[PDB]
Context: bound to proteins that are not shown
C1' cells in the first nucleotide's frame, strides 16, 4: 500500500436434531419390584421403556423491516531519500592460447604462459 467481492433485525413455515438440544427440570402410561392396604381413585420409592409438556440448536424457504453500505475473504499485498555491492545467481578482474595424451575429425582431460 491498492482492485473484485457486500450486510443486520424480525415474523412465519418445512425439515434434521447427535449435543450438559436444557451448566435446568416436570408430569403421565406400561413392565418389574417396594410400603401401606379396607373399595376405586389419589398414593409410597427404585429400575427399565415409552410418551406428553415447558423449552433449544442446525439447515432451507417465504415475507416485513436503516438497506443500501461498510467490513471480511481473494488477489501479490504500486514507490524516488541513505546503500553499486569483493562465497551460490541476473555489472564482478576466472579471461584466452598451445603442448601432451585419448578420441574417426569433432570433442575430452593434466601442464605451461599469465598484464
Nucleotide at each position: 500500500a491498492c482492485u473484485c467481492u457486500g450486510g443486520u433485525u424480525u415474523c412465519u413455515c418445512u425439515u434434521c436434531a447427535g449435543a450438559u438440544c436444557g451448566c435446568a427440570u416436570a408430569a403421565a402410561u406400561c413392565u418389574u419390584u417396594c410400603g401401606c392396604c379396607u373399595u376405586u381413585u389419589a398414593c409410597u420409592a427404585a429400575a427399565g421403556a415409552u410418551u406428553u409438556c415447558c423449552g433449544u440448536g442446525g439447515a432451507g424457504a417465504g415475507g416485513a423491516a436503516c438497506a443500501a453500505c461498510u467490513c471480511u475473504g481473494a488477489g501479490u499485498c504500486u514507490u524516488a531519500a541513505c546503500c553499486c555491492a569483493a562465497u551460490u545467481u541476473u555489472u564482478u578482474g576466472a579471461g584466452g592460447c598451445c603442448u601432451u595424451g585419448c578420441u574417426u575429425u569433432g570433442g575430452c582431460a593434466a601442464g605451461g604462459c599469465u598484464a
The RNA (U5 snRNA) from Homo sapiens has 115 modelled nucleotides. The sample was in a buffer at pH 7.9. Rfam match: U5 spliceosomal RNA. The literature on the family includes a 1990 paper in Nucleic Acids Res by Thomas et al., "The spliceosomal snRNAs of Caenorhabditis elegans". It is annotated as a spliceosomal small nuclear RNA. Rfam's curators write: U5 RNA is a component of both types of known spliceosome. The precise function of this molecule is unknown, though it is known that the 5' loop is required for splice site selection and p220 binding, and that both the 3' stem-loop and the Sm site are important for Sm protein binding and cap methylation. The work is reported in "Cryo-EM analyses of dimerized spliceosomes provide new insights into the functions of B complex proteins" (Zhang et al., Embo J., 2024). It was solved by cryo-electron microscopy to 3.1 A. The entry has 17 different proteins, among them Pre-mRNA-processing-splicing factor 8, Transcription elongation regulator 1 and Pre-mRNA-splicing factor 38A.